[PDB]
Context: one part of a larger RNA, bound to proteins that are not shown
RNA sequence: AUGAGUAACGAAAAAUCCUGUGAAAAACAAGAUCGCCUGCCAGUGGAAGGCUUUCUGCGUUCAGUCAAUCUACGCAGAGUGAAUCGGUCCCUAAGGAAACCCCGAAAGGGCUGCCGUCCGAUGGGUACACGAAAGUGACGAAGUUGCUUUGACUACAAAACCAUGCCUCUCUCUUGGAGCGAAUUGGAUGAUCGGGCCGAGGGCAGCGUAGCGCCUCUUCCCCUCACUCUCCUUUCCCUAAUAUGA
RNA sequence: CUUGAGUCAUCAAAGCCUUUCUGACUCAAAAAUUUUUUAAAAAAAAAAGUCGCGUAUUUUAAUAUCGCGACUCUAAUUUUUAGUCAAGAAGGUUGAAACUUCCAGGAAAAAACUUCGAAUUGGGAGGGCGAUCCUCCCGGUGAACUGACCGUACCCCAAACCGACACAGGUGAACAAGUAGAGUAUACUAGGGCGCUUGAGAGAACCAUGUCGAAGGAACUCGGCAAAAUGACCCCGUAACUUCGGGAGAAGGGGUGCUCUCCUAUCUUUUGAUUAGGAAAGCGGCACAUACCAGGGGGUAGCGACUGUUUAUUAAAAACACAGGACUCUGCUAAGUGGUAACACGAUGUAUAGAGUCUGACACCUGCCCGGUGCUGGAAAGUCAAAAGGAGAAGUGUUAUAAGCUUUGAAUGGAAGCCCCGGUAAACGGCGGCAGUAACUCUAACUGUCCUAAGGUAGCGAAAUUCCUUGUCGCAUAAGUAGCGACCUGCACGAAUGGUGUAACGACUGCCCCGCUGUCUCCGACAUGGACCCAGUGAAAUU
Repeated sequence: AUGAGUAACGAAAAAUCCUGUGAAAAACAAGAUCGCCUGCCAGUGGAAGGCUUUCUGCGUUCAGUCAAUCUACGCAGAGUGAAUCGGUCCCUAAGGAAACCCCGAAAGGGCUGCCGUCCGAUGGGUACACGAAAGUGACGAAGUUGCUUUGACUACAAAACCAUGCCUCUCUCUUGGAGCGAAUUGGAUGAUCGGGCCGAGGGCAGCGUAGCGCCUCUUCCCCUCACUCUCCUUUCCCUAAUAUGA
Repeated sequence: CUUGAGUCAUCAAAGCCUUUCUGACUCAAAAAUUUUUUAAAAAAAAAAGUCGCGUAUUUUAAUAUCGCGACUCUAAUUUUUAGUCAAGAAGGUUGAAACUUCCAGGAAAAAACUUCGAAUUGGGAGGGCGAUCCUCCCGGUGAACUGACCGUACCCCAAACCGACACAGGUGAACAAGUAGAGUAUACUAGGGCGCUUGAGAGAACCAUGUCGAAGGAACUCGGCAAAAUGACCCCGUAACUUCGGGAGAAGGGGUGCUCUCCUAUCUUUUGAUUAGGAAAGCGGCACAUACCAGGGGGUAGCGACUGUUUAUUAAAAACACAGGACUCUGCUAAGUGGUAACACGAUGUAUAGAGUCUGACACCUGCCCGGUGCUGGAAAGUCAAAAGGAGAAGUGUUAUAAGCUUUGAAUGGAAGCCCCGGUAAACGGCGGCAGUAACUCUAACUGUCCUAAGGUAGCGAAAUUCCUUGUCGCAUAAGUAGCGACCUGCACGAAUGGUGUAACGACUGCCCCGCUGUCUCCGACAUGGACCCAGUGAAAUU
């Protein structure tokens, strides 16, 4: 070269339009409408790995399953701030290695201790150094009980003060009115009339003292008409308070 | 009107241990005064208000002064301690875990922490005919000192990591609002993120993936493969069998929404009205676990007891493992395993332990054979390998076969083993023929005979084993090379390479039934994605 301008353009989430840029816009910018993911494809922070892919400007030769103006792409510049985060450091596990000692044609292999060294986190540690016959650090599984949230929504600047003053409210949380306001009541007051005891004398009366019914009287009290608000009782109206505002 | 079912706060509270400033109270204690006792010692009140009793003093504040009995209230002059409370301010620390039960018995570290010792470059008090010596006390890691170095961008279920790709795969843990819900299932959802780097049309066959389907309901097929169905909670009800634990959600049935009203409680933090449960009366629809989610069930065989494990990438099983059983070895520098060895494991174990082998819960049982192959025990004789031994021979040598040197060599000698006699089968292994015989036939309880180490017992049997064979009979079906139950002629079952059963269990392999269905009679319609068409980009085997 052929197959061939063929297969394919890679998860049943999904797109639509206005405007702008540009030579070119379904694929870019910005906005609106619509949809998909919500405890293992879809959100947050990050270990392992990556190692500038981050951000800004310029660009479209390569890459992107594009004719891309865009970009994890090319050029250039910039960006990572720690006593406490994570490491370093101290401490050791499994494990590894030196020394000493043991074994082995060489190379090497074993031994980590009775006195023994240096590494090694996936664990234990966070404001000197040295020492230790002190304690320790210090540990399973399961099931319970805890860790597991709990409230407000009432609208409200009055907190700015002179007397006395010694911390002048020395500690006030919660007290009905002194209405010129009424009605039954009261009374600090003065008389008239009516009614009712008690009591007064002479008596009619039954005695040697003391009687039982009857007969003349007004005090004293209860009422009535005035003067009357200084004390009590019951109720009504008005004003205050009952947590702000309305 | 907008808590018309929301918005905004909060998200260490409660404890414990060190200090520390200031108040109040309490003593305690002493110094203040009276009484009693003998200037000394013991006990003690001080100031007011209220009620009542008997008694006389003014120039009229007599509500007073005189003495009493009772009740109530307060703690005072000075100094000091030790204490408590109260109100605050700094630190640490717990919460971040506590209790109970069980067996399989649950790191290390002079790191850190508490304690003790000694103590640096400090400040005081007593000795000191001294030399900065001795003994005590306070301080001794403390702060308006200082805290080096390294990482820190960005991705991190991903287009940036492992997969040659901007790849539907793989990739620890932490966080993750609301409604329905048991739930972190599932549906929907704001927030946050994203629309998955090819599209415009058309709406053929065929393919994929879905919805529905008359009548029939497994007639499909190797096979109900696939699909359909069941499905939740509450209540009723639950068989055979069993190892008494189970089987069991057996099976089979009923109810489920909403409204009102009562009753109960919710251990109601707005208790005279709200949630949960139950009665009772009603309301609507074909339908009340309305979507989503969410067991098919029963009968009967084989194998394996069970939960587990396995051929990464065509086999998950009946294979392996297993708890249980048995045999053999091992006396501790144990046997065994790995290593030339040292050494290590066994084991910081000790025959109730360690190792190897086979079998494989449990129940009932596990017969005969040691001739063979292995393993194993045994006083001797005989028969030996090397080491020892050197009768004899031989070469050379002066002589014709001296000595010396050298070559070769018999008897003798000699272990394990061999030979021989036993043991061991839950070691490896094996477990028979022929002929006759009983009043119908067949058959052979019985008899003889050959061989063997012993001749297969119990149990099972056309079996995961049976060729003939689709054996024969029975159940079952219209019909059954199937299945189940029989029989025995076991080609070619059989007792720890276990025999026979067995409740429970199985994504194991059969058979039957109910439910259910497009599996089928027999296929049809519809829906999404490809296939078709147009515009971009643009492979492959092959030749």